[PDB]
Context: bound to proteins that are not shown
RNA sequence: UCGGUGUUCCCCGCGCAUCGCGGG
Numbered sequence: 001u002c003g004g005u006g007u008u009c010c011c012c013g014c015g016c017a018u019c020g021c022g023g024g
Base pairs, nucleotide, nucleotide: 010024011023012022013021014020015019
Other pairs, nucleotide, nucleotide, family: 006007cHS008010cHS
């Protein structure tokens, strides 16, 4: 310090780049 019980409304960065990790 300990209200919201569970994922996209739209902008973006990076990277061994139809993906993956992240940012507003």